[PDB]
RNA sequence: UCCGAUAUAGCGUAACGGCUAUCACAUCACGCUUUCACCGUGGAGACCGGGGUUCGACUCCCCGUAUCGGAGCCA
Numbered sequence: 001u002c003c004g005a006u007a008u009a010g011c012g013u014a015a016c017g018g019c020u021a022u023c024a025c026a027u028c029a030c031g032c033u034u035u036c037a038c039c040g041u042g043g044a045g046a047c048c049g050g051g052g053u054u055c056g057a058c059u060c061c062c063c064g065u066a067u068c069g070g071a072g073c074c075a
Base pairs, nucleotide, nucleotide: 001071002070003069004068005067006066007065010025012023018055027043028042029041030040031039048064049063050062051061052060
C1' cells in the first nucleotide's frame, strides 16, 4: 500500500432510511425473604470524528483516526 471487518449507555452487544436506538451486566429506588444471598417491577443513562446523497442517515457515499486478520513491498 490492497482486501475485509470493527468502533455504539460505566463494560459489552443488536439493529430494516417511517425513533436522540432494544438488550444482560454496572447503579437509583420500590418490592420479596428471620437475615444473607438468589429473584421481580419501573427509571436515568450511548451510535469513532468531519463532509456529501436523501419527504427521512447509527445505517448509504467520501475522507481521516484507532484496532484486528491475511496479503504485498526497487527511491